[PDB]
RNA sequence: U
RNA sequence: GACUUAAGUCGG
RNA sequence: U
RNA sequence: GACUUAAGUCGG
Ligand code: LXR
Repeated sequence: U
Repeated sequence: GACUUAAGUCGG
Repeated sequence: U
Repeated sequence: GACUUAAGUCGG
C1' cells in the first nucleotide's frame, strides 16, 4: 500500500 | 478477502 | 418478527 | 437479502  | 458488532440506504 |  | 459507513477479528  | 471473509466474518463479527453497530448505524444508514435500497429491495422483499 |  | 445486498450495499455503504464506523469499529474489530481471522487469512493472504
Ligand atoms: C416485507 C411487503 C414489500 C415490503 N409486504 N413489504 N412487500 P412485497 O408484497 O413485495 O412482498 C411480500 C413479502 O415481503 C411478504 O410475504 C413478507 O414476507 C415480506 N416482508 N416486509 C416484511 C416482510 N416480512 C417480515 N417483516 C417485514 N417487515